SSU_rRNA_chain_S1 from Leishmania major strain Friedlin: 1846 nucleotides with solved positions. Rajan et al. published it in Nat Commun in 2026: "A small nucleolar RNA dictates the structure and function of translating ribosomes in Leishmania". Released in 2025, the model rests on cryo-electron microscopy data to a resolution of 2.72 angstroms. An Rfam search finds the family "Eukaryotic small subunit ribosomal RNA" in it. Clan: SSU clan. The reconstruction used 134,493 particles. The depositors describe the entry as "CRYO-EM STRUCTURE OF LEISHMANIA MAJOR 80S RIBOSOME : LM32Cs1C1 snoRNA overexpression". The source organism's lineage runs through Eukaryota, Kinetoplastea, Trypanosomatidae, Leishmania and Leishmania major.

Context: bound to proteins that are not shown
RNA sequence: GAUCUGGUUGAUUCUGCCAGUAGUCAUAUGCUUGUUUCAAGGACUUAGCCAUGCAUGCCUCAGAAUCACUGCA
RNA sequence: GCAGGAAUCUGCGCAUGGCUCAUUAAAUCAGACGUAAUCUGCCGCAAAAAUCUUGCGG
RNA sequence: CGCAAAAUUGGAUAACUUGGCGAAACGCCAAGCUAAUACAUGAACCAACCGGGUGUUCUCCAC
RNA sequence: GUGAGACGCCCAGCGAAUGAAUGACAGUAAAACCAAUGCCUU
RNA sequence: GGCAGUAACACCCAGCAGUGUUGACUCAAUUCAUUCCGUGCGAAAGCCGGCU
RNA sequence: UUCCGGCGUCUUUUGACGAACAACUGCCCUAUCAGCUGGUGAUGGCCGUGUAGUGGACUGCCAUGGCGUUGACGGGAGCGGGGGAUUAGGGUUCGAUUCCGGAGAGGGAGCCUGAGAAAUAGCUACCACUUCUACGGAGGGCAGCAGGCGCGCAAAUUGCCCAAUGUCAAAACAAAACGAUGAGGCAGCGAAAAGAAAUAGAGUUGUC
RNA sequence: UUGUCAUUUCAAUGGGGGAUAUUUAAACCCAUCCAAUAUCGAGUAACAAUUGGAGGACAAGUCUGGUGCCAGCACCCGCGGUAAUUCCAGCUCCAAAAGCGUAUAUUAAUGCUGUUGCUGUUAAAGGGUUCGUAGUUGAACUGUGGGCUGUGCAGGUUUGU
RNA sequence: GGUCGU
RNA sequence: UGGUGACCCAGGCCCUUGCAGCCCGUGAAC
RNA sequence: AAAGAAACAAGAAACACGGGAGUGGGU
RNA sequence: CGCAUGUCAUGCAUGC
RNA sequence: GGGCGUCCGUGA
RNA sequence: UUUUACUGUGACUAAAGAAGCGUGACUAAAGCAGUCAUUUGACUUGAAUUAGAAAGCAUGGGAUAACAAAGGAGCA
RNA sequence: UUUUUAAAGG
RNA sequence: UUAUUGGAGAUUAUGGAGCUGUGCGACAAAUGCUUUCCCAUC
RNA sequence: UCGGUGU
RNA sequence: GGUUUAGU
RNA sequence: CGGCCUCUAGGAAUGAAGGAGGGUAGUUCGGGGGAGAACGUACUGGGGCGUCAGAGGUGAAAUUCUUAGACCGCACCAAGACGAACUACAGCGAAGGCAUUCUUCAAGGAUACCUUCCUCAAUCAAGAACCAAAGUGUGGAGAUCGAAGAUGAUUAGAAACCAUUGUAGUCCACACUGCAAACGAUGACACCCAUGAAUUGGGGAU
RNA sequence: AUCUUU
RNA sequence: UCAGCACGUUUUCUGUUUUUU
RNA sequence: ACGCGAAAGCUUUGAGGUUACAGUCUCAGGGGGGAGUACGUUCGCAAGAGUGAAACUUAAAGAAAUUGACGGAAUGGCACCACAAGACGUGGAGCGUGCGGUUUAAUUUGAC
RNA sequence: CAACACGGGGAACUUUACCAGAUCCGGACAGGAUGAGGAUUGACAGAUUGAGUGUUCUUUCUCGAUUCCCUGAAUGGUGGUGCAUGGCCGCUUAUGGUCGGUGGAGUGAUUUGUUUGGUUGAUUCCGUCAACGGACGAGAUCCAAGCUGCCCAGUAGAAUUCAGAAUUGCCCAUAGGAUAGC
RNA sequence: GCAUUCGGUCGAAUUCUUCUCUGCGGGAUUCCUUUGUAUUUGCACAAGGUGAAAUUUUGGGCAACAGCAGGUCUGUGAUGCUCCUCAAUGUUCUGGGCGACACGCGCACUACAAUGUCAGUGAGAACAAGAAAAACGAC
RNA sequence: UCGAACCUACUUGAUCAAAAGAGUGGGGAAACCCCGGAAUCACAUAGACCCACUUGGGACCGAGGAUUGCAAUUAUUGGUCGCGCAACGAGGAAUGUCUCGUAGGCGCAGCUCAUCAAACUGUGCCGAUUACGUCCCUGCCAUUUGUACACACCGCCCGUCGUUGUUUCCGAUGAUGGUGCAAUACAGGUGAUCGGACAGG
RNA sequence: CGCCCGAAAGUUCACCGAUAUUUCUUCAAUAGAGGAAGCAAAAGUCGUAACAAGGUAGCUGUAGGGGAACCUGCAGCUGGGACAUUUU
Repeated sequence: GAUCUGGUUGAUUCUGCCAGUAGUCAUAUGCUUGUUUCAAGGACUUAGCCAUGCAUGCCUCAGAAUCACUGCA
Repeated sequence: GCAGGAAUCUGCGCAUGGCUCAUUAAAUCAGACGUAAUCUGCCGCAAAAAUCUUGCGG
Repeated sequence: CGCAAAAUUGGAUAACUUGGCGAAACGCCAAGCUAAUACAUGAACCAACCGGGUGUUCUCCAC
Repeated sequence: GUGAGACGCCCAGCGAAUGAAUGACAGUAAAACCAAUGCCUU
Repeated sequence: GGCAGUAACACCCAGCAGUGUUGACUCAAUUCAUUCCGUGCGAAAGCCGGCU
Repeated sequence: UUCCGGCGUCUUUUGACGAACAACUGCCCUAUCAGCUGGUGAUGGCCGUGUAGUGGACUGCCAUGGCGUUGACGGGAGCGGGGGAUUAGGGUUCGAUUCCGGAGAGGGAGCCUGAGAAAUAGCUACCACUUCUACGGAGGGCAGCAGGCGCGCAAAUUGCCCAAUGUCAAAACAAAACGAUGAGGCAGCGAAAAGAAAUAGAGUUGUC
Repeated sequence: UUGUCAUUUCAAUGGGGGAUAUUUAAACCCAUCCAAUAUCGAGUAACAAUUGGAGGACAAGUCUGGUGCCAGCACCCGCGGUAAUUCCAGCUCCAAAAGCGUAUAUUAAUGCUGUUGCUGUUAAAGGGUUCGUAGUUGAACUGUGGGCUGUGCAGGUUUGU
Repeated sequence: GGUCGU
Repeated sequence: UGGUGACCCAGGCCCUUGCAGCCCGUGAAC
Repeated sequence: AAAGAAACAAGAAACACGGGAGUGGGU
Repeated sequence: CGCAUGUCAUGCAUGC
Repeated sequence: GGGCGUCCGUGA
Repeated sequence: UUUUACUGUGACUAAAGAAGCGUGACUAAAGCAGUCAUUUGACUUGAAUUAGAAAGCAUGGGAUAACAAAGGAGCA
Repeated sequence: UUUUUAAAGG
Repeated sequence: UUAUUGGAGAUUAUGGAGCUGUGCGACAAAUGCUUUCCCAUC
Repeated sequence: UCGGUGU
Repeated sequence: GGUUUAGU
Repeated sequence: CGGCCUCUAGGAAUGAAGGAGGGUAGUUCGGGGGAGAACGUACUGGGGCGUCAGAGGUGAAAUUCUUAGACCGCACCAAGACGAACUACAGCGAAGGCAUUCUUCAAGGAUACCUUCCUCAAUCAAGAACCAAAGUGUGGAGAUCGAAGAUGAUUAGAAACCAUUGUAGUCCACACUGCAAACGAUGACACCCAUGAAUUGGGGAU
Repeated sequence: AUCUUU
Repeated sequence: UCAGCACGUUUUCUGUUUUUU
Repeated sequence: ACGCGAAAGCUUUGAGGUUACAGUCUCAGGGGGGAGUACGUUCGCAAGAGUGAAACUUAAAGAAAUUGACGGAAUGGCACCACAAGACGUGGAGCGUGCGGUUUAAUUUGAC
Repeated sequence: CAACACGGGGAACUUUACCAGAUCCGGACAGGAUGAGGAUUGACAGAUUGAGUGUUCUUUCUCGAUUCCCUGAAUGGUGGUGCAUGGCCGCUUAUGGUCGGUGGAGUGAUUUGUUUGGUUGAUUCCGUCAACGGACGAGAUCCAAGCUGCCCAGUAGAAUUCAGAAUUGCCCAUAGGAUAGC
Repeated sequence: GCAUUCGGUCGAAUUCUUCUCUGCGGGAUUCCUUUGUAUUUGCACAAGGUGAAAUUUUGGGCAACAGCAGGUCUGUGAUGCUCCUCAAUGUUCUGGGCGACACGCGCACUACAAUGUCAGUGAGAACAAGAAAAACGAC
Repeated sequence: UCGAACCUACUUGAUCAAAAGAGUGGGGAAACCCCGGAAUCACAUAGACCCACUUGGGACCGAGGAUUGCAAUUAUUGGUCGCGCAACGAGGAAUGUCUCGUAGGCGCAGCUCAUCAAACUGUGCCGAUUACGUCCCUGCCAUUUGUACACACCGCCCGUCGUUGUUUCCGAUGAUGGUGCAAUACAGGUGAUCGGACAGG
Repeated sequence: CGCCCGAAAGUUCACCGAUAUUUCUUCAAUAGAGGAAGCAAAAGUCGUAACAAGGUAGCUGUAGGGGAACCUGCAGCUGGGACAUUUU
């Protein structure tokens, strides 16, 4: 970085695919991880089924108290 | 009587937020327009002269 | 109808009490109380400007 | 009498409905006569 | 007897709208006639503070 | 009839916050999809009804229209963008997912209240599934947050807090006197991905 | 000289343990410190780096054992049938490194979808020939502006040379 | 310095 | 000297650039 | 190039509005 | 400034 | 006497 | 009665994201912060600018084209 | 084709 | 179904201005009427 | 032959 | 030397 | 000449592309197409006239024909094809295709033109027409050759090549089919493009 | 330039 | 006489099928 | 003759005027097969024609040239390990010897 | 073809590589045991045995430091593998073939040279020519055989003299031809 | 002019190289000819001469470059790897085998007879080979 | 220093077969063998045989004896007498070599070797027929041409058939689920319509 | 007692319409006796169609016929085994 390489032949020059190669806030899996920062996080398949708990309540000087409410008097 | 006041009536909100992406191709959406075709609580700035009522007695 | 005017308006219903029903149910019944910025009713004069119909009304000018 | 005044009586608020008007004009200049009517003058 | 003028208007107001807006309106608004039930319209017949 | 202030409310009106409707241009593959629509609305007209309002939105009547190889109709895969990856350039490809828009709350329908819902931690009915019961009866809706069970190649804690950001609300904070909020934030788990960065440094003498 | 090997001597620092504390709603991380009178700690620094490879593509062994077309490797070409550069191991080496393989999609590689920018005699591919709608494309022409001045260039003719 | 009548 | 041609010279002849006129074709006012 | 006519200009050409212009503008 | 118009006029107006 | 700028009405 | 494509300017266009100015958060991925005096506060601190398809809007240019008209006694 | 003029009618 | 006659309500007539035709003056003209063609005298 | 024009 | 005549 | 007698709107329109289309001419050019007629030998089959022992076919044979007279010879006929040599790196046609002569019917191209006209064009999804041979349908024809089949050979086998046959077919009319190495394996239209011999058609000049 | 030309 | 013919030479030209280099 | 092309070759009759890539239109192709198959559908009397997959399989298949080798393809030569003209034979018999097979304790083995 | 009177392969023993048996170490050396109070060698006789073979036993003599005992590694092998090799041989291949350099032609593999014609057994020559210059092979060289020169012979021969010795003319066969001499 | 013979007549002398031996030479090359072939030429060919020999004189040897998985590890003290290695696959000794025979094949020998077999007699080649020690006896 | 090994000549054995066995010499090899008496051949040899498996052929086998060797059986090899009655009377298809002193025939030497040649390597002797040509067969060289071969024609390569294994497709028939439309029945609700338990003035 | 009015249950009708049942359509998967193709192996069995003039040149279409590869006719091609022979 406006890049290619291996395989058709006794050798050659093509077409042509197969394979190699690099990235992915692409996922999953395997092996391995001493620090530190920053982050996605039951979408994919089953808008499948759900135990339990919690997720939307609000009163001031300024709507309505005779709690058989609590302090003070 | 002074305060605090559980409950409850009353007033406001619960149509937002959060979740998900099933449906969906003259749909939805994006940019750009319109509503003179309409509704619109809370919020801002405003307006308001109708409406023989009450008491006492007769 | 008269005299006056700071409008001194009315009936309920919760909570609560009594009796409770139902195995329960973010399920209920009946009676008795009492509130309002709940519900309902309701304000003359003070208090104006403006306009449209009229009257076999009355004063004038018409003729 | 296309009469003038009062006084009396029905109505005359916001919003809504239905009708009726307004919600403008923006290519022509001059005069005469009639009834009503404004004036100056008598 | 005329026509010099001149907002309009028979007082109590001698200028108390002769003039809304838009690109456009059957809109805003004004005047007249009739209508408005409950499906409209209290100064919540409200609540607090200070100075009295 | 002390008079001054604060806020609370009815009605009228128009700015604002919205809502609803309309649609100028654009939007994947497919013809082994070529016709589609019009009893019972298809395209247009008339008077209505309905609506908040326009409208075949709908009743009645009338007229034959309207669309399609510049691909209608049908079928297939998809929520739509803003944007992500890759990229000399042109392109190719992804976008369930933070913001905006739409839609849904097991599947459909219907509705009340309310300014606003065809609302679902509102109601009504049916279907499927399912919970409690004393058998006479009564309930449920995690595609909120945690958590389960299944499904899968495949995805965390039944944590702490309203301190910040906001929302609602009769509400500033304080004073006997602390509003709610799994929105949201903070921690736990978490080699998705991204940044920085240890596992040694200087010599000594001898040897090679 | 550099550079290996042995040992051998200095410092330094974190990982970690803690705190007068700091942070934080409270905790936890991160930062600060190891006296400010007064504060723990590396030598095998065992506080021990891994993941894939070593015929070619493609960086790195004509090493040593084992197996003998078996087991196995190998994306592809291929290796293995007794002396295997390829399997299983050991050593050594290579690449990336707190990361490194594998699978599946996708972008580039791919000018193998080509508008830029492909190919069609023989490699795959011009229709048997005409006509032909949509569609695409589609011949010229309406047209030198003029003088004036300064300034740097080209050639129609005027005296001289 | 050339061609060209002279 | 021919009688041409180079060489030199003016001037007009199209072009570079700039400045400012033009009823900016002709015609038709002044 | 005063005007008229030649081109040109419907951003123009004639008319007309005081309810045209923070009082009916400039010259 | 004043002068003119109008003067039952917030004619406190109008033109130089 | 002319030129404005503002709105209407006519004129290819 | 003359438009449209094209081209130049201008408008009108949420952020986040992408470019990009400035800024020693120890660096960086970031963030939009912060910096400097050092007696009670300055910088009348900063947070600049861009690009964004097509379509829509205004205006300038008229070469290349497109659309429309005519078919020339079918005329003024 | 434009531009002066006058008169005639509706 | 125009302003103006002092408004306003009629009526009238007068003219503008357009509509034709009768003439009149000054210009043009992208195609010659001082032509062309048709009869005749020569 | 007449002018204009070229040589 | 061609050019509109006009004499040959 | 010239003098007179009726009318009179007319001439103001880019040019004619080495783009397209028409026109006229050589009554041009050609195996171009259609139609009709006649001609030519040959193959095959027939008789007529002769002859007599084999003929045919093949590497060699045999299937086959042959005293019933084959083969062969001459002149004839019939029928259906076909149109030799001339026949070519020639002509025509969109392609497929097209060869005797004469008479005809439409055409087509090229050339020639100071004729007409004035962009009418190029190429094309959908859509349409033609299209060798084989094949299909219905009629006709059937000389030659010949898929299937048969037989004789040859072979290890031979359902083949070779021989003798032989059906469908081959030929014509009408209607289908619409595949080919339907090839220049080369789409159409348009422009530039070096050299030498030729060749076909039409025009110039000598 | 050549050949034929009732 | 399809006859002011036909062919043919040289040069040119338009249109056709080609060939060598 | 440029020029082009992988080359064979093409060359005013392009396969030239193309990475210095743009005159216009149109049809077709994207490794080999499966496969021009299956299905559906249109046309046909039928044969078939048009349209047209996929599963699966596979690392080549191809193209043009080069050098060999081969040819029941040509041309020119040559050889008694070829033939022609021939001569002596071998193949038949007995036997010697080598090879194989059989047998064997072994009949050691190489060469086919 | 290029295996089969070929491994020079006509093997009685040996050869010999095969089979049935039996000896020896020709296991150097090194390290470690024993060890001249003896490591070891070889043997008569009688048994073993195919063996009148001390191969093994009984038995003792003999030789002396060469061996023997154990581990390693050496040694030898007509053991394998000629498909790990060298050398040699055979064959392709008895014909006329083969290769550079520089130059030319092709993108290249490659090609020309090295050739159409005649000639030769011959890529042998002559001509021709995108070649020119070379190197092998063929030819030449070499060895034999045929003719011949010189040189040479007590390791080859010849001729001639004398001396010795033999036949010696009439002869015609059992039937006796033909074939030089006179 | 002269009759021959006797390699034991195991005679004796002179003379020689014709034959034999052989180291180096000579000799042959298309050399010469053609009323040939073929012939622009050239390179050559065919017959015949010459000659001992007439076309590579005749017969051998040598013989390039590429190769073959041809053969040989049974030639070697050629050799890598590998196998055995003290009851040995080393080495030696004894005895067998390599020779075995229903058979197939390649090469050779001998024949099938009178161009013969026996028996006899004659004349008559060329390449070639031949014996021993650092031991045994004498010396 | 000399002898013997090896080859060979001569003689004996021999008053009686061969093969032997013995002596005496010679030779180191142009010296001895050696004047190298090879046999194919020749013979007017007045020889035997006479066309038959025969006096052809000489395979097999039996007895005697000698020799080489350390050893002879599985005969080592000669020599003698027997056997000859073992086939073979000229050899099918096929096939080898050869062009002049050659083929063929005939021996001899060397080599292997103590003994043994039907082998090989050489040598000489007797000695022809045929052709002196061609590319028909088998091949070789060079060229042109074709190729799909390159282990190179003993090459390459295609199909049924059978086994196993896969991916489809057709198929009487057999079944499932999800969309969409319609008809019927029809929950609930909305609106209308009567109704008016129970309630207020 | 007067008529003046709210009003629950319930009656009837229209409309929106879940759901059930049936029919139809469409999509997607799907068992099936039996019949076929393709591709693979496995050295299994039969022959030689092609490559050289491959021993009948090959091939394309088409039609028929065979165990199989393939053969035959007709028309065409050269991608053939001929770029070529009545000449001015």